[PDB]
Context: bound to proteins that are not shown
RNA sequence: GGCCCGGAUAGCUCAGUCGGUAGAGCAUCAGACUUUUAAUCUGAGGGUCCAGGGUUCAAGUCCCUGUUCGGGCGCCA
Repeated sequence: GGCCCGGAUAGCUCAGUCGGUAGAGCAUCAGACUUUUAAUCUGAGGGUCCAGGGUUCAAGUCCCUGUUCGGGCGCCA
């Protein structure tokens, strides 16, 4: 140079080698409180899974490509 793996859902950003992705954090709002261009604690609201295509039975724990984040091998497929 290329090749091989693994991830994309909440407004944003993450999630474990136990067969751990409806579990959270940030932020926001509300109560309480005092320290008030606001802090702190508690709690609440917010979730249908990145796009496109192809295929399997009339069944996806299926495949390919693109976008983007990350890991690894090495100039070899």

Solved structure of RNA (tRNA3Lys) with a sequence from Homo sapiens, 77 nucleotides shown. Rfam match: tRNA. Rfam 15.1 lists 5,335,975 matches to the family in 14,413 species. It was solved by X-ray diffraction to 2 angstrom. Crystallisation conditions: 1microliter protein solution (4.8 mg/ml protein, 66.4 micromolar tRNA3Lys, 2 mM s-adenosyl-L-homocysteine, 1mM MgCl2 and 50 mM Hepes pH7.5) and 1 microliter reservoir solution (0.1 M NaAcetate, pH 4.8-5.0, 2% w/v PEG 4000, 15% v/v MPD) suspended 1000 microliters reservoir solution. The entry also models sodium ions. Primary citation: Finer-Moore et al., J.Mol.Biol. (2015), "Crystal Structure of the Human tRNA m(1)A58 Methyltransferase-tRNA3(Lys) Complex: Refolding of Substrate tRNA Allows Access to the Methylation Target". The entry also contains tRNA (adenine(58)-N(1))-methyltransferase catalytic subunit TRMT61A and tRNA (adenine(58)-N(1))-methyltransferase non-catalytic subunit TRM6, not shown here.